Annotation: Primary citation: Smith et al., Structure (2022), "Structures of an active type III-A CRISPR effector complex". An RNA from Staphylococcus epidermidis RP62A: 44 nucleotides with solved positions. The entry has 4 different proteins, among them CRISPR system Cms protein Csm2, CRISPR system Cms endoribonuclease Csm3 and CRISPR system Cms protein Csm4. NCBI's taxonomy places the organism under Bacteria, Bacillota, Bacilli, Staphylococcaceae, Staphylococcus epidermidis.
Context: bound to proteins that are not shown
C1' cells in the first nucleotide's frame, strides 16, 4: 500500500417598447 | 306633498 | 387587450 490523484455547471445581460375609463343622454311631467 | 335609484358601448 |  484504493484507475489514485488535485477540480465553484462558470461569467455578462431582465417583461422592456406604445397605447385617454372615454363617447352621447335636461333634477324634472302633477 | 307626489314618480323617480343606472344606461349604452366597448 | 392590441402591435414587437
Nucleotide at each position: 500500500a484504493c484507475g489514485a490523484g488535485a477540480a465553484c455547471u462558470a461569467g455578462u445581460a431582465a417583461u422592456a417598447a406604445u397605447u385617454g375609463u372615454c363617447a352621447u343622454u335636461u333634477g324634472c311631467a302633477u | 306633498a307626489u314618480g323617480c335609484a343606472a344606461a349604452u358601448g366597448a | 387587450a392590441a402591435u414587437u